[PDB]
This record gives sequence, C1' cells and structure tokens, in this order.
RNA sequence: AUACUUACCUUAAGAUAUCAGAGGAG
RNA sequence: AGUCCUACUGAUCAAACAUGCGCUUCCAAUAGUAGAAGGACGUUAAGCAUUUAUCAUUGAACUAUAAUUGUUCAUUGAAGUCAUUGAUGCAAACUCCUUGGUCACACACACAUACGGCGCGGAAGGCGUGUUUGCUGACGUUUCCAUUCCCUUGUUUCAAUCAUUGGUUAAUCCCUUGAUUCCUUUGGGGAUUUUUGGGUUAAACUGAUUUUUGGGGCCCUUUGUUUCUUCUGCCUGGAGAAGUUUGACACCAAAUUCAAAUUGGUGUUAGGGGAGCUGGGGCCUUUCAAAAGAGAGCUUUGUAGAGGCAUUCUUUUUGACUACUUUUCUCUAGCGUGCCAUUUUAGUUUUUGACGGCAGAUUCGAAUGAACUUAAGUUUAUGAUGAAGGUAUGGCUGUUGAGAUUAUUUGGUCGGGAUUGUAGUUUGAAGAUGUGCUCUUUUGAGCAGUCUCAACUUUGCUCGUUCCCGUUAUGGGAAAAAUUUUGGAAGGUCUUGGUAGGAACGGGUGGAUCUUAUAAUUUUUGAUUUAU
RNA sequence: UGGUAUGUUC
Repeated sequence: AUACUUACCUUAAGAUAUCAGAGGAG
Repeated sequence: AGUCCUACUGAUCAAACAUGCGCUUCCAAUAGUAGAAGGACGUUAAGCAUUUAUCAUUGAACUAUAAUUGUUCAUUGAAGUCAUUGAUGCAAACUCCUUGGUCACACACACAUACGGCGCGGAAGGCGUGUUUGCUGACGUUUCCAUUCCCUUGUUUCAAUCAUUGGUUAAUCCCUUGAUUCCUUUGGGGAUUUUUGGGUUAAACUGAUUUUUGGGGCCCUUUGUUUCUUCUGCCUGGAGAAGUUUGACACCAAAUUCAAAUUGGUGUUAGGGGAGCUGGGGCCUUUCAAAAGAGAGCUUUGUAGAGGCAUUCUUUUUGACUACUUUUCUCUAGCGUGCCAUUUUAGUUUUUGACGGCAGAUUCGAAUGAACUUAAGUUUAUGAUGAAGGUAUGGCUGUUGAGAUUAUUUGGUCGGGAUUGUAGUUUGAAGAUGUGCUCUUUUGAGCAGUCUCAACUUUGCUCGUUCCCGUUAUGGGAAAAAUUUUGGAAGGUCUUGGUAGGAACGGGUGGAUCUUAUAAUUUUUGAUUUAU
Repeated sequence: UGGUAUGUUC
C1' cells in the first nucleotide's frame, strides 16, 4: 500500500467599484 | 415602463509595478574607554514615611441606644488567601540585556530672505506622473507564446613581470597636402618636415583588464573559522573538488528487538559584480502635425450677419439739465494770493543709487627696483598695464540720475452747496406730422428705412518679421517665414528594476470584500462617567 | 453523488 466492516456528517444565499451618454436584445 | 451586454466612450475611486518632487522624521565616540531609545518579570532594598491582620453566646467586673459593640481572660459555633522580610507613596546610585551606516572626505569660520538640506545609501511617511487590471491564488487545456549565461565564496591599496586593446614620438615605409630643396616640357617626379588626416610594424611613453609574487592597513563573532549543500582541510591561514527547483542536502518521530532499511513532516537551495534583452525616469539632437508670429492699421465698392431706434414743430410744464433774480452759508465775497499739472531752469532735502579718488597698507596678477632685514615677511615705487564700488568691520571727497517741495520755462482754475420764481432744451401727456408692410385705442411697437460694428471682396496710403525686385524715400511679390509650446517617430548619454514564467477559457475551485438573515442572551447597534 | 476517523488480511 491494496480488499472489507463499523462511528459521524453530507453543504445560508446573491454579487465582485461608482456616475453620465450612445448602440443592441421582448 | 422594467432588466441584461458592449476588447463602447468620458469622469471619480481602489490595487499592483515603476518613477520624481533642492519635500517630512531618524540612522550611537573612537582626536574615547563613552552614550541615545525600551526595560530588568536586577541589586543596594527588611531603603525612608504611613496603614490594616475575623464575628457571635456565656462566665468574673464593666463603658452602656445593637446581634454586651469598648477593656483582661477563656469554652463553643460557620467560612477562615498566602502575604507584615507584606501593601501604597517617595527618591538616588550601580550593574546587565535588544536596536542602529557604529558610513565617504575634512578637525575646517557661517548666518535676518537665520543658516550654501548641491554625498553614497537605508528605515518610516506625504505629494505628483506614467503603464496594466477592476479582489487574488492553485488545477487542466491551448492543434499558445516562451527557451541566456560568465566570474567570485575575506576586502582594499602599493610595487615588480607576461599578454591584450586605445592614443603620442621615429626608423622599412605608403596615399593626399601647407612648406624647404633638386631635376624637368604649362604638368609631374625624388627626399625632408612622418605638417595635415589614414594604412604597415612595434623601439620609447601613458589609461584600463588579467597570471604570479612581495609589503602595508582592517576584518575573521564566519563562535560548525564563511552559513547554498556535500567531502577534504585551516591560524607557520583566509584553500581545494563536485552539484544546484518535477532534483538535491540536513534534521525530528516511530513499529520492524544492534547497526542498517521503510513511512510521515520540518527547514535550506544564498550574496556581490559583469555581457545580452526588456520596462520606466531625466537631458540633448533629427523629422512630421497643430496653435501665435504670420503681417497688421486705414480711405472706396458690392454682398449679407448681428444690434439699436425711424423724423420735425407746437401746447402742458409731469421728471431732469443749463442761465438769470432774492436770501443764507462757505477756500478770502472779487483781482491777486491760494490750489492742480510738472519743467529739473534753479534752490533746499533724500538715495544698502552708481562712478572715481583720499585717509587703515588701497590691494591683488610677489613681475621688477629700493629700504628694514641671513632668508621669509612688511612698507614703498614702476600705479592704470588688467581686475576688485570706495574700502569699511569709524568716515570722507567730488561727478551724475531719480523721488518730494517752491519759484520759474508755463498753463488751467476762482466760485460751489441750501432757498425762491422766470426763460431755454428734452422726457410723462394732446394735436399736426413723417414713405410703405405686420400688430394696434393711440403721441403708437417690429420689418423695408437709417445708423453703428464684425466676416468675405477690391482698390491705393502708412507701419512692419525675413528674402528678392522696382529702390535703399518707399512700394511690389514670395516665404505667407527665423523663432516659442504641445503630441507623435528615431538616435546618443546619465540612473534604476526584472531576467523564467506569462496570455485566454473552464469551474457542483480555495481564500478575501459588500448586502440580507443579523437593531433581541455570543462580541458589532450598549446597563462601566457610580449618581438614589 | 462523497468526506473524516478506526480495526483485520495480503
């Protein structure tokens, strides 16, 4: 190190700076 | 109306990497045996001065409002900090620990604009500029890019020798040329100056690198004697050999019953210099694009933009202005005086004003002469030949300009304010008006009308950047320029960092940041100013 | 669709 048994558990989400304008998406 | 995206655009902010601001603070003697910061959970020190070391029942006396509190002695009952060499305050001395640039030159005469902050750095911070990204790191893929080395393992300096490169001088010399000399056919050739630049070679000199030796200064705490590792090895020395990131080295722990081997982890793989590449900061040079300069100012014409209002008289005297009358007040009610401008014509006064010179020695380029003197140094001259304002840390002389005042070259000014009424001009209002369109009650408002200004356009004058021409009066033409700034392209020089990973995508990826659960007993949405 | 820990055999 392989093979098997047993004890416990099996998950809070969303996102990654802000403002203004133009274009595209039903 | 609501939502998403843009290798979409402008602005703010954040992070990273560089980069500069005569910026802000600090960085410990060695020309000594010290000292700065923080402590001792160190000593003297049991230092000096103060303060406390349990309650209740009862007995023999008892002060006494208490659960006999207070005094002396005891039985018993519940816990019962140790500490009294204790605790607090005060104060000095000694000793020892951790930190540094214990750095490069010199043991020096600076400053009112208070201090030449104009050395090589390091530590902490502020401000400003450029690039990239919008939180960051591992795994996989890319039919993606990538792909270096060299010396050194005490340093520095001086001296000697070999080799290399760069420059200067001459021989064998060579090409061109200023100059000298000779020959020859206007042109050229021989030699020298190797003048000027370059080529060949290396006899002499100089800068730099390297092999070896020797001397001097410092360090060896490197304490495992260089600490990158291993091996050998060292103070009469400081060394030698090998290797370096899918590797290697050293160590810890263990069961396998010496040693040995296996497994899980830990830590190291360094420092300095140099060639190449790259990013960024500063200076200089070349070239392109843009903005001023460029040509401007003016008289005339046409076009048309903007803006403002069209005209005149009379009446009324609504508000204003001027002139005249009465009274009051004011520099003097009026000439002059006075005030205002300023011409430096003059005076007075002032100038860290300037120049030149005098006195302390006016000096210095100490060149030269002379004196005092060994010499040096001082004084003086040649002293304007050149430079220093004078030279003073007390002054002064003369010249010049500018600032202020007065006369003057000259000129202006002499009435204003309050009160009363009239005359004249214009606006509030009425009439007549003035050319036409729109609005309109109208003296009416806008447009053609007219005025003013700006753009194009032409004609001549004047001033003018540079060049040419008619010509140096002045015009004509051209550049419509020389020059300053910004941005971009290229080269040189100074300085710094990096040199083996980087870019894109994917995540039932990891760690950070924001919002809501979560303003209710666990921090963060309050029972810590000790007060009724 | 899994993880952590423990006990036997090779």

An RNA structure (U1 snRNA; ACT1 pre-mRNA (delta BS-A),ACT1 pre-mRNA (delta BS-A),ACT1 pre-mRNA (delta BS-A),ACT1 pre-mRNA (delta BS-A),ACT1 pre-mRNA (delta BS-A),ACT1 pre-mRNA (delta BS-A),ACT1 pre-mRNA (delta BS-A),ACT1 pre-mRNA (delta BS-A),ACT1 pre-mRNA (delta BS-A)) from Saccharomyces cerevisiae, in which 568 nucleotides are resolved.
It was solved by cryo-electron microscopy to 4.1 angstroms.
The sample was in a buffer at pH 7.9.
An Rfam search finds the family "Yeast U1 spliceosomal RNA" in it. Rfam classes the family as a spliceosomal small nuclear RNA. The literature on the family includes a 1997 paper in Nucleic Acids Res by Zwieb, "The uRNA database". Rfam describes the family as follows. U1 is a small nuclear RNA (snRNA) component of the spliceosome (involved in pre-mRNA splicing). Its 5' end forms complementary base pairs with the 5' splice junction, thus defining the 5' donor site of an intron. There are significant differences in sequence and secondary structure between metazoan and yeast U1 snRNAs, the latter being much longer (568 nucleotides as compared to 164 nucleotides in human).
The PDB entry is titled "The U1 part of Saccharomyces cerevisiae spliceosomal pre-A complex (delta BS-A ACT1)".
The work is reported in "Structural insights into how Prp5 proofreads the pre-mRNA branch site" (Zhang et al., Nature, 2021).
Among the 16 different proteins in the entry, which are not shown, are Protein NAM8, U1 small nuclear ribonucleoprotein component PRP42 and Protein LUC7.